Solved structure of RNA (Vibrio vulnificus A-riboswitch) from Vibrio vulnificus, 71 nucleotides shown. It comes from the structure "A-riboswitch-adenine complex". An Rfam search finds the family "Purine riboswitch aptamer" in it. It is bound to adenine (ADE). Crystals were grown from: Mg, PEG, pH 8, VAPOR DIFFUSION, HANGING DROP, temperature 277K. The entry is indexed under A-riboswitch adenine recognition, RNA.

[PDB]
RNA sequence: CGCUUCAUAUAAUCCUAAUGAUAUGGUUUGGGAGUUUCUACCAAGAGCCUUAAACUCUUGAUUAUGAAGUG
Ligand code: ADE
Numbered sequence: 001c002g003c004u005u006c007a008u009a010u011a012a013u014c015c016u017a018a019u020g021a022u023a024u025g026g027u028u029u030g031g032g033a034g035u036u037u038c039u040a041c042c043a044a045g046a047g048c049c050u051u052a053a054a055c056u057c058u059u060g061a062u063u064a065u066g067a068a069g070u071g
Base pairs, nucleotide, nucleotide: 001071002070003069004068005067006066007065008064009063010040013033014032015031016030017029018028025049026048034041042060043059044058045057046056047055
Other pairs, nucleotide, nucleotide, family: 011034cWS019027cWW021025cSS021054tWH022051tWS022052tWS022053tWH023052tHH026054cWS035039tWH037064cWS038063cWS049053cWS
C1' cells in the first nucleotide's frame, strides 16, 4: 500500500429566507453555523398531526486525520 476494525471530527445535525402540500400530504430551493478538517450533510422506514400548521423519531454512509490488526 490494500482491506478490516477502532479513535477523533459531526449530531449524516442545526439555523435562516423563500417555496409547496395536507392522512393518496408532509414539497422544492438559496444562504449560513458546525470540524486544530478537505469534503459531505443525504436516503429509506415508521410515527404523529383529525384537515390545523407544524413535524418528530429510528435505521443505514461518505470524507479527513490518526492508531491497531491482517494479505
Ligand atoms: N466532517 C466532520 N465529520 C464528518 C463526517 N462524519 N463525514 C464527513 N465530513 C465530516